An RNA structure (SECIS RNA), in which 23 nucleotides are resolved. It comes from the structure "Structure of the mRNA-binding domain of elongation factor SelB from E.coli in complex with SECIS RNA". The work is reported in "Structural insight into a molecular switch in tandem winged-helix motifs from elongation factor SelB" (Soler et al., J.Mol.Biol., 2007). The structure was determined by X-ray crystallography at 2.3 angstrom resolution and released in 2007. The entry also contains Selenocysteine-specific elongation factor, not shown here. Sample source: in vitro transcription with T7 RNA polymerase.

[PDB]
RNA sequence: GGCGGUUGCAGGUCUGCACCGCC
Numbered sequence: 001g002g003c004g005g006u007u008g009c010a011g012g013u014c015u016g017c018a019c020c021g022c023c
Stems, first nucleotide, its partner, number of pairs: 001023005007018005
Other pairs, nucleotide, nucleotide, family: none
């Protein structure tokens, strides 16, 4: 850095941050 998670926190809301998993 990529892709994820019936995780958490935030802001109306699908992103940020955190944590986890696989690379």